Released in 2025, the model rests on cryo-EM data to a resolution of 3.03 A. This is an experimental structure of RNA from Escherichia coli, with 40 nucleotides shown. Li et al. published it in Nat Commun in 2025: "Architecture and mechanism of a dual-enzyme retron system in prokaryotic immunity". The reconstruction used 41,832 particles. It comes from the structure "Cryo-EM structure of retron Ec78 system complex".
Context: bound to proteins that are not shown
RNA sequence: UAGUCGGGUGAUUAGCCAGACUCUAACUUAUUGAACGUAU
Numbered sequence: 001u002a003g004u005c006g007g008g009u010g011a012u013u014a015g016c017c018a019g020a021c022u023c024u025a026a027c028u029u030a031u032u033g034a035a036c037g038u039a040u
Base pairs, nucleotide, nucleotide: 002022003021004020005019007017008016009015
Other pairs, nucleotide, nucleotide, family: 006018cWH010014tHS031033tHS
């Protein structure tokens, strides 16, 4: 410098504020079957 993590706002998959991190080095997947959470 860049790229990543995420509290707040916001007619809200956007936009906007705050605060953080780096071994040469993430690219979000699949039922009628099996296991787990919930409901009746």

NCBI's taxonomy places the organism under Bacteria, Pseudomonadati, Enterobacterales, Enterobacteriaceae, Escherichia. Among the 3 different proteins in the entry, which are not shown, are AAA family ATPase and Retron St85 family RNA-directed DNA polymerase. Rfam match: Retron msr RNA. The family's RNA type in Rfam is non-coding RNA gene. A reference for the family is Ahmed and Shimamoto (2003), "msDNA-St85, a multicopy single-stranded DNA isolated from Salmonella enterica serovar Typhimurium LT2 with the genomic analysis of its retron", FEMS Microbiol Lett. From the family's description: Retron elements are found in a wide range of mainly Gram-negative bacteria.